[PDB]
Context: bound to proteins that are not shown
RNA sequence: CCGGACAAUUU
DNA sequence: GGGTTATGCGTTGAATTGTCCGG
DNA sequence: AGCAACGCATAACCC
Numbered sequence: 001c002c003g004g005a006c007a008a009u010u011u
Numbered sequence: 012g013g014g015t016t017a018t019g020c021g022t023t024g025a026a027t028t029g030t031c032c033g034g
Numbered sequence: 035a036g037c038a039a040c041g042c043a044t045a046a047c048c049c
Stems, first nucleotide, its partner, number of pairs: 002033001004031002008027001012049001016045002019042002023038002
C1' cells in the first nucleotide's frame, strides 16, 4: 500500500 | 419482409473500526 | 474456471 482472515455494531 | 423475443453482457448490492499478517 | 434480478442488445416468428 492493496487484499485476505477474524471480530464488534446494525441486537 | 419488416420487426418481435430469446440470448448475451452491462451495472450494483448500507454504515465506521477496534485486530490478526501477508506481498 | 458456481449470484441474483432486471434491462439492452442480435437474429428467428408468421401473419

Description
The PDB entry is titled "Cryo-EM structure of E. coli RNA polymerase backtracked elongation complex harboring a terminal mismatch". Shown are 49 nucleotides from a PDB entry: RNA with a sequence from Escherichia phage Lambda, together with DNA. Ions in the entry include zinc and magnesium. The sample was in a buffer at pH 7.5. Protein in the same entry: DNA-directed RNA polymerase subunit alpha, DNA-directed RNA polymerase subunit beta, DNA-directed RNA polymerase subunit beta' and DNA-directed RNA polymerase subunit omega. The structure was determined by cryo-electron microscopy at 3.9 A resolution and released in 2023.